[PDB]
Context: bound to proteins that are not shown
RNA sequence: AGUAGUAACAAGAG
RNA sequence: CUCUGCU
Numbered sequence: 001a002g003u004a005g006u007a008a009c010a011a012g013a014g
Numbered sequence: 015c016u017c018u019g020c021u
Base pairs, nucleotide, nucleotide: 002009003008011018012017013016014015
Other pairs, nucleotide, nucleotide, family: 004007tWS
C1' cells in the first nucleotide's frame, strides 16, 4: 500500500 | 532458537 482515525496496527520480547 | 496473542 491497506485497516484505521486525533493513535495506532502493518508482530513483539528474549 | 525459545516464549507470548487482553498483561
Molecule: 5'-vRNA; 3' vRNA
Organism: Influenza B virus